[PDB]
Context: bound to proteins that are not shown
C1' cells in the first nucleotide's frame, strides 16, 4: 500500500467491590489486527 474501524504505549496503583470515575503521549487526518 489493500483491507480493518477504535485502541496503543508510559508513569503510578497489591488495591475487598458490587450506582461511574489516577495521571498522562499518540490515535477517525485512522489503534490493534490481516494480508
Nucleotide at each position: 500500500g489493500a483491507g480493518g474501524g477504535a485502541g496503543c504505549g508510559c508513569c503510578a496503583u497489591u488495591g475487598c467491590a458490587c450506582u461511574c470515575c489516577g495521571g498522562u503521549g499518540c490515535g477517525a487526518a485512522g489503534a490493534a489486527c490481516u494480508c
Description: The RNA (HMKT-7) with a sequence from Haloarcula marismortui has 35 modelled nucleotides. Crystallisation conditions: 0.1 M TRIS HYDROCHLORIDE PH 8.5, 2.0 M MONO-AMMONIUM DIHYDROGEN PHOSPHATE. It comes from the structure "Structure of the standard kink turn HmKt-7 as stem loop bound with U1A and L7Ae proteins". It was solved by X-ray diffraction to 2.95 angstrom.